[PDB]
Solved structure of RNA (Gas5 GREM Rev; Gas5 GREM Fwd) with a sequence from Homo sapiens, 20 nucleotides shown. Primary citation: Hudson et al., Nat Commun (2014), "Conserved sequence-specific lincRNA-steroid receptor interactions drive transcriptional repression and direct cell fate". It was solved by X-ray crystallography to 1.9 angstroms. On the sample the depositors note: RNA Synthesis. It comes from the structure "Crystal structure of the Gas5 GRE Mimic". The organism belongs to Homo, within Eukaryota. Crystallisation conditions: 0.1 M citric acid pH 4 3 M ammonium sulfate, VAPOR DIFFUSION, HANGING DROP, temperature 298K.
RNA sequence: AAGACUGCCUG
RNA sequence: AGUGGUCUU
Numbered sequence: 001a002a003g004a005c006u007g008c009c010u011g
Numbered sequence: 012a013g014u015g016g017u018c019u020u
Stems, first nucleotide, its partner, number of pairs: 001020008
Other pairs, nucleotide, nucleotide, family: 009012cWW
C1' cells in the first nucleotide's frame, strides 16, 4: 500500500 | 467517516 474482520465514537 | 487492534496479500 490492497482487501476484510472487529472495539470505541460520529453523522 | 474519525480512531485503535486483528487476519490475508